[PDB]
RNA sequence: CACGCACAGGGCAAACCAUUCGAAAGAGUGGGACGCAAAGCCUCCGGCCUAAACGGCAUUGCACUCCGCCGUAGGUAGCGGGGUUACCGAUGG
Ligand code: C2E
Numbered sequence: 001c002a003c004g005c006a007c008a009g010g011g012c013a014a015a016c017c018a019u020u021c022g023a024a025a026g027a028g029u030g031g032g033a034c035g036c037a038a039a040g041c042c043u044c045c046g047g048c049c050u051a052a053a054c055g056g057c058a059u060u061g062c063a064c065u066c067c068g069c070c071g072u073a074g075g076u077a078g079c080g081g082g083g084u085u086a087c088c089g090a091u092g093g
Base pairs, nucleotide, nucleotide: 001092002091003089004088011036012035016031017030018029019028020027021026034078040084041083042082044081045080046079047076048075049074050073051072054071055070056069057068
C1' cells in the first nucleotide's frame, strides 16, 4: 500500500437550541451526540439544494399572495464516485 468492531490512545461531531454571515442554499462559533475507519483534506464526475448577480429564452402580465425554463454561479466532500494524506496493527487469499 489494502483490510477491520484488532479494546491501544484519541479525533470528529446528526437532529435540536443560541448566536454571527449570506439574497439563499449553506457556513462559522457554542452548547449538544444521531452516527462516523478517515463523516480529515480537495469539487475533477454524477446527484441534489439555493437562485442574488451574469448571459439566453419565455412572458403584454392589473399588483401591494406566490413568480417560470436553460446556461451559469454558489452550496453539499456527513449524497455518492474520484484523488490525497493518515492512527492502531487481530487480518491480506
Ligand atoms: P468501525 O469502523 O466499525 O471500527 C470499530 C473498531 O475497529 C474501532 O473501535 C477500532 O478499534 C477498529 N478499527 C477499525 N478501523 C480502524 C482504523 O482505521 N484505525 C484504528 N486505529 N482502528 C480501527 P473504535 O476506535 O472505538 O471506533 C468505533 C467506531 O467509531 C468505528 O466503527 C468508526 O465508525 C468510528 N470512528 C472512530 N474513529 C474514526 C475516524 O478517525 N474516522 C472515521 N470515519 N470513523 C471513526